The RNA (AtRNA (Arg)) from Escherichia coli has 77 modelled nucleotides. Keywords: Antibiotic, ErmDL, Telithromycin, Macrolide, Stalling, RIBOSOME. Among the 50 different proteins in the entry, which are not shown, are 50S ribosomal protein L2, 30S ribosomal protein S7 and 30S ribosomal protein S20. Method: cryo-electron microscopy, resolution 3.1 angstroms. The entry became public in 2021. It holds a match to the Rfam family "tRNA". From the family's description: Transfer RNA (tRNA) molecules are approximately 80 nucleotides in length. Its Rfam clan is "tRNA clan". The PDB entry is titled "Structure of ErmDL-Telithromycin-stalled 70S E. coli ribosomal complex with A and P-tRNA". Primary citation: Beckert et al., Nat Commun (2021), "Structural and mechanistic basis for translation inhibition by macrolide and ketolide antibiotics". The sample was in a buffer at pH 7.5.

[PDB]
RNA sequence: GCAUCCGUAGCUCAGCUGGAUAGAGUACUCGGCUACGAACCGAGCGGUCGGAGGUUCGAAUCCUCCCGGAUGCACCA
Numbered sequence: 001g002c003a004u005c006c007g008u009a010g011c012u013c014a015g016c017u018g019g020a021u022a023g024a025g026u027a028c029u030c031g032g033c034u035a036c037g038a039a040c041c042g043a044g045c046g047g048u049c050g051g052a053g054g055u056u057c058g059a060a061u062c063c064u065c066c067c068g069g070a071u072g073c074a075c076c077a
Base pairs, nucleotide, nucleotide: 001073003071004070005069006068007067010026011025012024013023028044029043030042031041032040050066051065052064053063054062
Other pairs, nucleotide, nucleotide, family: 002072cWW008014tWH008022tWS009011cHS009024tHH010046cHS015049tWW015060tHS016018tHS019056tWS019058tWS020057cWW022047tWS023047tWH027045tWW034036tHS055059tWH056058tHS
C1' cells in the first nucleotide's frame, strides 16, 4: 500500500446469515431462602446499534466517507 473483517447495555456475544419485534448472559439494584450472608432462584434496570451521508415504503443490516481494531496480499531479488 490496496483488498477484507470487527465496532450493539459498565463487560462479553445474539440479531428473522438474509431490509420490517433492539435482545440473552453477566455486572448493579430489589425480592425469595437464611441468624446474616455466599451460591442458586425471580423480577427489573442499563442503548446514540462507532459518527455522518445516500438507496428504499422503511436500515443496527445495503452503499459511501472519515475514526479506532486486527487479518491477508504487494514487494524490491